[PDB]
RNA sequence: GGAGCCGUAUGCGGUAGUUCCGCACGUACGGAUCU
Numbered sequence: 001g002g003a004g005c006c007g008u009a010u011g012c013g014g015u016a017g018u019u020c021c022g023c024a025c026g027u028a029c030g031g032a033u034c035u
Base pairs, nucleotide, nucleotide: 001035002034005031006030007029008028011023012022013021014020
């Protein structure tokens, strides 16, 4: 250098009336692991 991981908090836009949908781990932070 390549391949790029997990979690927490928590986000943009829209419709209809605030219920609800969708994309991303983002706008943030920590520790590793293979060669």